[PDB]
Context: bound to proteins that are not shown
RNA sequence: GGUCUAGAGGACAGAAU
RNA sequence: UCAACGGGUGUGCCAAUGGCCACUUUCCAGGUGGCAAAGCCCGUUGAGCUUC
RNA sequence: GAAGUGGCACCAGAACCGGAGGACAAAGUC
DNA sequence: GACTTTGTCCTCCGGTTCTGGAACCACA
DNA sequence: TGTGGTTC
Numbered sequence: 001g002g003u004c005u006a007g008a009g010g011a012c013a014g015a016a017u
Numbered sequence: 018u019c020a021a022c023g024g025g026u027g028u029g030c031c032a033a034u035g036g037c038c039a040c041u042u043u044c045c046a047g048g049u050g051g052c053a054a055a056g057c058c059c060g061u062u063g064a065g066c067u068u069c
Numbered sequence: 070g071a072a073g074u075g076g077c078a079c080c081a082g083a084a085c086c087g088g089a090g091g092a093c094a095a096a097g098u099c
Numbered sequence: 100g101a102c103t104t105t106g107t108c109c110t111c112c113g114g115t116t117c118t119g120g121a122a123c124c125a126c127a
Numbered sequence: 128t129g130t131g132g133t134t135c
Stems, first nucleotide, its partner, number of pairs: 002012003005008001019063008027079005036052006067072003080119020120135007
């Protein structure tokens, strides 16, 4: 960066090790 | 992930389920018993790995 | 040249009554 | 992999009922 | 803050 809110130490997928 | 030395090893888990021998009629699994050294952590000093 | 060669949790004791798993054999089923 | 019935053995999960004191007074 | 019997 893609998907999804609860907007969080966010959650799923991925790429990376 | 080794080595040496020193200290320590409550109950356990994290890829974390110990090893050898004997017996269990028979080989495996399981069990029972025996034996043994440790295997484990922690610290210091070295090595060797792997990123700044 | 320095750093890094391990982290985590811990409220127990005895007895008891239950609830259910697991394994084996037969049979029947997706 | 999942599911049922029969029996019998080892195991585990959940809950109960007790528990893991305190303090005074005569001792000699 | 003793213990040991005793009561709470």
Overview
An RNA structure (sgRNA) with a sequence from Alicyclobacillus acidoterrestris, together with DNA, in which 135 nucleotides are resolved. Ions in the entry include sulfate. Method: X-ray crystallography, resolution 2.89 angstroms. The entry became public in 2017. The entry also contains CRISPR-associated endonuclease C2c1, not shown here. The PDB entry is titled "Crystal structure of AacC2c1-sgRNA-8mer substrate DNA ternary complex". Crystallisation conditions: 0.2 M ammonium acetate, 0.1 M HEPES (pH 7.5), and 25% PEG3350 (v/v). The work is reported in "PAM-Dependent Target DNA Recognition and Cleavage by C2c1 CRISPR-Cas Endonuclease" (Yang et al., Cell, 2016).